[PDB]
RNA sequence: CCGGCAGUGUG
RNA sequence: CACACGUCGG
Ligand code: QSV
Numbered sequence: 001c002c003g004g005c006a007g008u009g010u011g
Numbered sequence: 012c013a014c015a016c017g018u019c020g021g
Stems, first nucleotide, its partner, number of pairs: 001021005007016005
Other pairs, nucleotide, nucleotide, family: none
C1' cells in the first nucleotide's frame, strides 16, 4: 500500500 | 462514539 480468516473485550 | 486485542500471504 494491497489481500484472506467464525471475530472478541472494556467504558 | 471512544479505548484495547490475534494470525497468515505479497
Ligand atoms: N476479519 C475473523 C476472526 C475477520 C473475518 C476483516 C478476527 C478477524 C476475523 C477485512 C483478533 C483480531 C481479529 C480477529 C482476533 C481475531 C478473527 S479472530 N475480517 N478484517 N475483514 C484483531 C486484533 N484484529 N485487528 C484489526 N485491526 N482488525 C482489522

Method: solution NMR. The entry became public in 2020. An RNA with a sequence from Homo sapiens: 21 nucleotides with solved positions. Primary citation: Chen et al., J.Am.Chem.Soc. (2020), "Design, Optimization, and Study of Small Molecules That Target Tau Pre-mRNA and Affect Splicing". Entry title: Solution Structure of the Tau pre-mRNA Exon 10 Splicing Regulatory Element Bound to MH5.